[PDB]
Molecule: Fluoride riboswitch
Organism: Thermotoga petrophila
C1' cells in the first nucleotide's frame, strides 16, 4: 500500500469519494453559445512550462 480536491510531476498534511468525490470565477445570453479573467498547491512547498 486504491482514488479525488478548476492546468503537468513529487514530498508531507488535512478533507473527501466507492464509481464517485472534481470539472473556478465575471460579463452577455431564454438556450446553444459569445467575450474576458485568475491560478500550476485542497494547504504547507519543490520541481516542470509560460511571448515574461
Nucleotide at each position: 500500500g486504491g482514488g479525488c480536491g478548476a492546468u503537468g510531476a513529487g514530498g508531507c498534511c488535512c478533507g473527501c469519494c466507492c464509481a464517485a468525490a472534481c470539472u473556478g470565477c465575471c460579463c452577455u445570453g431564454a438556450a446553444a453559445a459569445g467575450g474576458g479573467c485568475u491560478g500550476a498547491u485542497g494547504g504547507c512547498c519543490u520541481c516542470u512550462a509560460c511571448u515574461g